[PDB]
C1' cells in the first nucleotide's frame, strides 16, 4: 500500500515485483 466475498458497507478473512476461491466475527 496493497484484491476479492457469504454478509449490503467493516478495523474482518486467504495471499502479494498480485493468488486464490472461500467462509466467519459486527454493523
Nucleotide at each position: 500500500u496493497c484484491c476479492g466475498g457469504u454478509c449490503g458497507a467493516c478495523u474482518c478473512c486467504g495471499g502479494a515485483g498480485a493468488a486464490a476461491c472461500a467462509a466467519a466475527g459486527u454493523c